[PDB]
RNA sequence: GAUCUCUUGUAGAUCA
Numbered sequence: 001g002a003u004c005u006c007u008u009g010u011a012g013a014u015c016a
Stems, first nucleotide, its partner, number of pairs: 001015005006009001
Other pairs, nucleotide, nucleotide, family: none
C1' cells in the first nucleotide's frame, strides 16, 4: 500500500 470480515475502531486476518 492492497484485499476480506464485524457493530465498524484505538479492531481482526491475509499478502509483498